[PDB]
Context: bound to proteins that are not shown
RNA sequence: AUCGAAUCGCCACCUACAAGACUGGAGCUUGCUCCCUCGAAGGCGCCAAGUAUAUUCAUGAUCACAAGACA
Numbered sequence: 001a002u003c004g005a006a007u008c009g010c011c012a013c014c015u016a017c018a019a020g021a022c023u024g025g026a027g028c029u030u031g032c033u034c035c036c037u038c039g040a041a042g043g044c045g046c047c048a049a050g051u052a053u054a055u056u057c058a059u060g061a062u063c064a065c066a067a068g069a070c071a
Base pairs, nucleotide, nucleotide: 008068009044010043011042024035025034026033027032028031
C1' cells in the first nucleotide's frame, strides 16, 4: 500500500434426525369412522424500528457496471 475492479440473501428461529408399503393422534368394521395442532409454507428481508396528515431528496437533466455496496 499498490488496489480501480468481476461477485449483489441475511439469520445464536434454516443450519437435528429418520421415513416414503408413510411420517399428527387414536378407534376397529382394516377401509372406513373419529379427534385438533386439519397433516401442502424455517423465519426474516424488499426504504417511518412500522401502517400512522412525518421531515431532506432535483441540476446526476431520457438507457449506460448500482455514480452505491457494514444488511